The depositors describe the entry as "2.8 Angstrom cryo-EM structure of the large ribosomal subunit from the eukaryotic parasite Leishmania".
Solved structure of RNA (26S alpha ribosomal RNA, nucleotides 3 to 457; 5.8S ribosomal RNA, nucleotides 1 to 169) from Leishmania donovani, 609 nucleotides shown.

Context: one part of a larger RNA, bound to proteins that are not shown
């Protein structure tokens, strides 16, 4: 002096972490409590703790149930059943399953093995309308096996040929449907505001009657005298008309089917960029049949697994229900597991673990995300802590804690111009308005307490 | 008398109550 | 129909002619764009 | 121009 | 459809620093110098 | 008249871990072997 193996380094191409957690999945995991004490037990296989996904998760296609005339993935529901099961200081308490009626369900599938193939695979290119269900170049992965096909001593497997077109392609084009764009609804601001009529209420200002001081005065109240005064009519009563529209029950100065908004059966239909059967349209791509001959044969089908022993937990599961840890550790369809009392010996029945995916029915109002709809609910000390600039102000070194607060004036701010007393505020006047005796610390304005006036 | 009562009318404080309620809560639903 | 390395949730500071809070937004800052609607916004300036 | 949406 | 500051999983390093770098462009500003 | 000196802005990239990967992009090993 090179391959391979095992590792590096950065270059590219990516990913993971974080948030959320109502539901869901794994692990962990209490105690208060109950047992009228308490340690088993119960609470509870719960709270907290760690972790992890989804729109659901999980489970799921029988190593299932049964013992029947058998049923046939999972899940959920009623039910079996608070159980003549059962576990339990057999106490307190606990506590399922098959079956049955249902919901759902065109629900089933694919790896590994096996046999037949043996790179037909994968990835980087590239070529094509992006066509990567294909073309054609690629050691670049890969033979330490990618991919294809067949399913049983029973079937028909397996190859050519001949002959039908199949939403799965992939490129694409447009038409619909089905999502929505938007559009738009019928009728009174109807008539009178009281037909012979009736035509005012307040102390608005005035002056008689009244109570108490050696006594009249100071007192109290009416008769003579003034203007003040009826917010907005969805009321009320009359005529009407509208109704596939009278509640999607709201708005408007008061109680509106008519004043307004709504709402309707449809239409310009909207992009037909989502998909409805495809009406399609082609460009390509595969894969469907009639078959000539004929084979597969090997069956084998998941090992620190199942089991067992221990001891720890769990369970209604009790001579183990599940699990875990350690020791042990198989068998091979002359099989294995399950058949709820242990063991051995037999039979029988079901099933075929130790690989994998899988919709729906089910849980959840947490992201209200988007859209909502409702109520014999609460009505501002209630209802969320929060009807309001509420997880705010404020508190705590911090983890955390956490309010009060409807100005609800009026229909309209018309929010009191202006005069003058005050240094200005405030007051007295005016003025606004239906009310100011509704003046922003404003609807009502209670109790409590207080004030002065009277008795 | 004064104060203290005490009943009544009127005020003040107070912010209950009623009436209202673009909030809460609860239930359900469509994606 | 279910957020984030294509920089989330959270909080920080900002932004209005006049704005403290809040809402909205981010130095395109109380919004720019698109469509679709019609004449306001409104305390009062301003502005086809 | 405001409002609404994207 | 965009814009989307400083942070934060926060990820150049740090952090009571609105701090500090390493690349990499481009864009100011200038003294020399063309 | 312009050209980039430090200085100073603007922007991108630069975390760790992992996966893939690189026309024969570089390497390590008394791992294996061979020329």
């Nucleotide at each position: 002096a090179g391959a391979c193996c095992u590792g590096a380094g950065u270059g590219u191409g990516g990913c993971a972490g974080g948030a959320c957690u109502a539901c869901c999945c794994g692990c962990c995991g209490a105690a208060c409590u109950u047992a009228a004490g308490c340690a088993u037990a119960u609470u509870a296989c719960u709270c907290a703790g760690c972790g992890g996904a989804g729109g659901a998760a999980a489970a799921g296609a029988a190593a299932a149930c049964a013992a029947c005339c058998g049923u046939g993935a999972u899940u959920c529901u009623c039910u079996c059943a608070g159980u003549g099961a059962g576990c339990g200081g057999c106490g307190a308490g606990c506590g399922a399953a098959g079956a049955g009626g249902g919901a759902a369900c065109g629900a089933a599938c694919u790896c590994g093995u096996u046999g037949c193939c043996g790179a037909a695979u994968c990835g980087g290119g590239u070529c094509u309308u992006a066509c990567a269900a294909g073309g054609c170049c690629u050691u670049g992965a890969g033979u330490u096996g990618u991919g294809g096909c067949a399913c049983a001593a029973a079937u028909a497997u397996c190859a050519u040929u001949u002959c039908g077109u199949g939403g799965u392609u992939g490129g694409u084009g447009c038409a619909g449907g089905a999502g929505u764009g938007g559009c738009g609804a019928a009728a009174u601001u109807c008539a009178a505001g009281c037909g012979c009529a009736a035509a005012g209420c307040a102390a608005a200002c005035c002056c008689g009657u009244u109570g108490c001081u050696g006594a009249a005065u100071a007192c109290a109240a009416c008769c003579c005298u003034u203007c003040a005064u009826g917010u907005g009519a969805g009321u009320a009563u009359u005529g009407a008309g509208c109704c596939a529209a009278a509640g999607a029950a709201g708005g408007u100065g008061u109680u509106a089917g008519c004043c307004c908004a709504u709402u309707g059966a449809g239409c310009c239909a909207u992009a037909a960029a989502c998909c409805u059967g495809a009406g399609c349209g082609c460009c390509u791509c595969a894969u469907g049949a009639a078959c000539u001959g004929u084979a597969u044969u090997a069956a084998g089908c998941g090992a620190g697994u199942a089991g067992c022993a221990c001891u720890g937990u769990u369970u209604g599961g009790g001579a183990a229900u599940g699990c875990a840890g350690u020791g042990u550790c198989a068998a091979g369809u002359u099989g294995g597991c399950a058949g709820g009392u242990a063991u051995u010996u037999g039979u029988c029945u079901g099933c075929c673990a130790a690989a994998g995916u899988u919709a729906a029915a089910u849980a959840c109002a947490g992201a209200g995300u988007a859209g909502g709809a409702a109520g014999a609910c609460c009505g501002a000390u209630a209802g969320c802590g929060a009807a309001c600039a509420a997880g705010u102000a404020g508190c705590g070194u911090g983890a955390g804690c956490g309010a009060a607060a409807g100005u609800u004036u009026g229909a309209a701010a018309a929010g009191c111009a202006c005069u003058u007393u005050g240094g200005a505020a405030a007051g007295a006047g005016a003025g606004u308005g239906a009310a100011a005796u509704a003046g922003a610390a404003c609807c009502u304005g209670a109790a409590g307490u207080c004030g002065u006036g009277a008795c | 008398a004064a104060c203290g009562u005490g009943u009544c009318g009127c005020g003040a404080u107070g912010g209950a109550u009623g009436a209202c309620u673009u909030g809460g809560c609860u239930u359900c639903c469509u994606a | 129909u279910u957020c984030g390395u294509u920089g989330a949730a959270g909080a920080a500071c900002g932004c209005a002619g006049u704005a403290a809070a809040g809402u909205g937004c981010g130095a395109u800052a109380a919004g720019u764009g698109g469509u679709a609607u019609c004449a306001a916004u409104u305390g009062c300036a301003g502005a086809a | 121009a405001u409002u609404a949406c994207c | 459809a965009a814009u989307c500051u400083u942070u934060g999983a926060a990820c150049g390093c740090a952090a009571a620093c609105g701090g500090c770098g390493c690349a990499u462009g481009g864009g100011a500003g200038a003294a020399g110098c063309u | 008249u312009g050209u980039c000196a430090u200085c100073c802005c603007c922007g991108u990239g630069c975390a760790u871990g992992c996966c893939a990967u690189a026309u024969u992009c570089u390497c390590a090993g008394u791992g294996u072997c061979g020329a």

The reconstruction used 107,134 particles. Among the 40 different proteins in the entry, which are not shown, are ribosomal protein L24, ribosomal protein L24e and ribosomal protein L14e. Keywords: Leishmania donovani, ribosome, the large ribosomal subunit, eukaryotic parasite. Shalev-Benami et al. published it in Cell Rep in 2016: "2.8- angstrom Cryo-EM Structure of the Large Ribosomal Subunit from the Eukaryotic Parasite Leishmania". Ions in the entry include magnesium. Released in 2016, the model rests on cryo-electron microscopy data to a resolution of 2.8 angstrom. An Rfam search finds the family "Eukaryotic large subunit ribosomal RNA" in it.